An RNA structure (M-box Riboswitch RNA) from Bacillus subtilis, in which 161 nucleotides are resolved.
RNA sequence: GGGCUUCGUUAGGUGAGGCUCCUGUAUGGAGAUACGCUGCUGCCCAAAAAUGUCCAAAGACGCCAAUGGGUCAACAGAAAUCAUCGACAUAAGGUGAUUUUUAAUGCAGCUGGAUGCUUGUCCUAUGCCAUACAGUGCUAAAGCUCUACGAUUGAAGCCCA
Numbered sequence: 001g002g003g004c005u006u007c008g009u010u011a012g013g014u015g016a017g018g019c020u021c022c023u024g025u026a027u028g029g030a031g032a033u034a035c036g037c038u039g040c041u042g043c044c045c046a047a048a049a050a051u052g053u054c055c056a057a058a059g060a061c062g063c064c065a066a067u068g069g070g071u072c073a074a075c076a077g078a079a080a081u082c083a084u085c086g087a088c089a090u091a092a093g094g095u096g097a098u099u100u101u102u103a104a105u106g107c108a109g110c111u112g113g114a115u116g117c118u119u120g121u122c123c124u125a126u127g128c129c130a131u132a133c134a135g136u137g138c139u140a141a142a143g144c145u146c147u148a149c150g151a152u153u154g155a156a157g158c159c160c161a
Base pairs, nucleotide, nucleotide: 001160002159003158004157005156006155007154008149009148010092012145013144014143017139018138019137022135023134024133025132026131027130028129029128036110037109038108039107040106041104042071043070044069045068046067051062052061053060054059077101078100079099080098081097082096083095084094085093112123113122
């Protein structure tokens, strides 16, 4: 180089891994005007089809309503590097590890001892934050299974020259 065997999926199911909005418990912490709770306005997030883009195919991601949530982002925003899956690679993309980031730091009400105001200290509800265990709710395109479709990429083993 030409071949043979094999290697695809994210219709669905399972679940290696991962998440924890919410509930119980435990330790520690900031802490009653930089916390926290509430509301309002702004903003952000979560569906299928068509469409845009990627794809062999399956699908994927963007886009988008109601409703709901958030604005310290469970499901469900974004990015870097690596690993992993997407045929070894590997698109759209998915997952994980590590490191980050973004949705008025808006306005109003409530805001302990404790004030017209101020220095410092102490005690401190609720809830909040970190961590753990469990529960609840989830994600999974690790692996396995399976459906309808499929290779235009090119890898493993081996054969031929």
It holds a match to the Rfam family "M-box riboswitch aptamer (ykoK leader)". From the family's description: M-box riboswitch, also know as ykoK leader is described as a metaloregulatory RNA that sense divalent metals and function as a genetic control element of genes related to divalent metal transport in bacteria. It was first reported upstream of the B.subtilis ykoK gene and genes with related functions in other bacteria. A reference for the family is Barrick et al. (2004), "New RNA motifs suggest an expanded scope for riboswitches in bacterial genetic control", Proc Natl Acad Sci U S A. Its family is annotated with response to magnesium ion and regulation of gene expression in the Gene Ontology. Entry title: Crystal structure of manganese bound M-box RNA. Released in 2011, the model rests on X-ray crystallography data to a resolution of 1.85 A. Ramesh et al. published it in J.Mol.Biol. in 2011: "Insights into Metalloregulation by M-box Riboswitch RNAs via Structural Analysis of Manganese-Bound Complexes".